Shown are 119 nucleotides from a PDB entry: RNA (tracrRNA, chain C; crRNA, chain B) with a sequence from Streptococcus thermophilus DGCC 7710, together with DNA.

[PDB]
Context: bound to proteins that are not shown
RNA sequence: AACACAGCGAGUUAAAAUAAGGCUUAGUCCGUACUCAACUUGAAAAGGUGGCACCGAUUCGGUGUU
RNA sequence: CGCUAAAGAGGAAGAGGACAGUUUUAGAGCUGUGUU
DNA sequence: CCTCTTCCTCTTTAGCG
Numbered sequence: 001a002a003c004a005c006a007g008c009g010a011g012u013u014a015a016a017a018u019a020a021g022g023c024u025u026a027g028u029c030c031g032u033a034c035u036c037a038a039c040u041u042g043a044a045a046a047g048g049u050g051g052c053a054c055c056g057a058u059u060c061g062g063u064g065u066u
Numbered sequence: 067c068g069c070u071a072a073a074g075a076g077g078a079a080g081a082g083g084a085c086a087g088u089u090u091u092a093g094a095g096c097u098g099u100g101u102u
Numbered sequence: 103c104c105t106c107t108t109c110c111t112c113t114t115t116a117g118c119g
Stems, first nucleotide, its partner, number of pairs: 001102001003100006013092006021030001023027001038049004051065006067119001069117004074112009
Other pairs, nucleotide, nucleotide, family: 002101cWW009094tWS010094tHS019031tWS020031tHS022029cWW023025tHS025027cSS037050cWW083103cWW
C1' cells in the first nucleotide's frame, strides 16, 4: 500500500442523463408510427422479368407437349 | 352498399403536464486482525 | 396517472338514394 475476515456506525437527499444521436433544417425542432422478395429500366413519379395440361402426395414429385 | 340525426359501446391520431424508476458522482465509513 | 381536441367503427331506432 491493497485485498479480505470479524466488530461497530451512517442510510431518507442533490446534480446530470433518460432512447445512441442528426441538421443549415440550429428549432424551447426532429430521432421506436406507416413503406421495404430478387434481377433489371429507373435521378425520381412509376414501370418491366418467370409457358400449358394430366397422374399422384411425408412439403412437392413424375410425365405428355411448346 | 352509401347518407343524415338520436341514444349506447369501442377504438384511432395529436398536443400539454405530473410522479416515480434506472445509471454515475457528492453526502459515512471507522477499528482490530488475516494477508503479500 | 391527469387535461384537451378531432376523426373513425359496431349493433339498434327515425327518415332515405
Primary citation: Gaizauskaite et al., Mol.Cell (2026), "Structural insights into Cas9-mediated prespacer selection in CRISPR-Cas adaptation". Lineage of the source: Bacteria > Bacilli > Lactobacillales > Streptococcus > Streptococcus thermophilus. The reconstruction used 119,790 particles. The PDB entry is titled "Cas9 bound to cognate DNA, Streptococcus thermophilus DGCC 7710 CRISPR3 system".